[PDB]
Molecule: Human immunodeficiency virus type 1 dimerisation initiation site
RNA sequence: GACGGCUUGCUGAAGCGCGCACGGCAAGAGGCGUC
RNA sequence: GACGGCUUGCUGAAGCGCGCACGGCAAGAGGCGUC
Numbered sequence: 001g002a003c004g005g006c007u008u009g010c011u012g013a014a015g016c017g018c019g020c021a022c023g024g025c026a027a028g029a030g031g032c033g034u035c
Numbered sequence: 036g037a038c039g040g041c042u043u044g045c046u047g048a049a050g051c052g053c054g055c056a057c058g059g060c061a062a063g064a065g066g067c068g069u070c
Stems, first nucleotide, its partner, number of pairs: 001070003006063007015055006022047007033038003
Other pairs, nucleotide, nucleotide, family: 004066tWS004067cWW005064cWW014056cWW021049cWW029040cWW031039tWS032039cWW
């Protein structure tokens, strides 16, 4: 001179999981209120 | 004929919050191990 760690503060953005609202289709009950 | 609801099944994707890993800067202690 070069290289690997230990504790903390300030500050930055897309990763996984869970929860919650959105879309489309089918079948149910009672077919209620308005024209 | 038109319009507003009730119960359930199958199937589709980006919204909010929480948690967790990443980046950069400064300061701490003991300056330890390697050449």